[PDB]
Released in 2016, the model rests on X-ray diffraction data to a resolution of 2.7 A. Solved structure of RNA with a sequence from Saccharomyces cerevisiae, 66 nucleotides shown. Rfam match: tRNA. A reference for the family is Hou (1993), "The tertiary structure of tRNA and the development of the genetic code", Trends Biochem Sci. Rfam classes the family as a transfer RNA. About the family: Transfer RNA (tRNA) molecules are approximately 80 nucleotides in length. The family has 954 seed sequences and 5,335,975 matches in Rfam 15.1. Ions in the entry include magnesium. Crystals were grown from: PEG 3350, tri-potassium citrate. Keywords: Transferase, Transferase-RNA complex. Kimura et al. published it in Sci Adv in 2016: "Template-dependent nucleotide addition in the reverse (3'-5') direction by Thg1-like protein". Entry title: Crystal structure of Thg1 like protein (TLP) with tRNA(Phe) and GDPNP. It is bound to phosphoaminophosphonic acid-guanylate ester (GNP).
Context: bound to proteins that are not shown
RNA sequence: GGGAUUUAGCUCAGUUGGGAGAGCGCCAG
RNA sequence: AUCUGGAGGUCCUGUGUUCGAUCCACAGAAUCCCCAC
Numbered sequence: 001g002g003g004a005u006u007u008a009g010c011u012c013a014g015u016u017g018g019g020a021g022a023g024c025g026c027c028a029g
Numbered sequence: 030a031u032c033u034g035g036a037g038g039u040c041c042u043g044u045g046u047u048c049g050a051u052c053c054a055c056a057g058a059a060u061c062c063c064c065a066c
Stems, first nucleotide, its partner, number of pairs: 001063006009024004018048001026035002041057005
């Protein structure tokens, strides 16, 4: 140079614009 | 050890575009693979 991946403490989901979810783990019982 | 209660978020960064950006545009960052030696 070229191709990718990046989202909760951990493993991952989720779309192309009205600002976000599951399971594990975590605290309160 | 099982159910109902919770907390926890910079959607990797900055700047743009847009009334509004986790998503779009630009410049980067970190990690992985190919080429190589």